Method: solution NMR. The entry became public in 2004. An RNA: 32 nucleotides with solved positions. Protein in the same entry: Ribonuclease III. The work is reported in "Structural basis for recognition of the AGNN tetraloop RNA fold by the double-stranded RNA-binding domain of Rnt1p RNase III" (Wu et al., Proc.Natl.Acad.Sci.USA, 2004). NMR data were recorded at pH 6.5 and 303 K.
Context: bound to proteins that are not shown
C1' cells in the first nucleotide's frame, strides 16, 4: 500500500419473466 470476514445501525440494487440478494459506513481481529 492491496485485501477479506464480521458486530452496531440504514438503504440501495440486482434484474427486467420472475422475484431475491447485495450494499453503506463507524469499530476491530486478521491477512497480502
Nucleotide at each position: 500500500g492491496g485485501g477479506a470476514u464480521a458486530c452496531c445501525a440504514u438503504g440501495u440494487u440486482c434484474a427486467g419473466a420472475a422475484g431475491a440478494a447485495c450494499g453503506u459506513g463507524g469499530u476491530a481481529u486478521c491477512u497480502c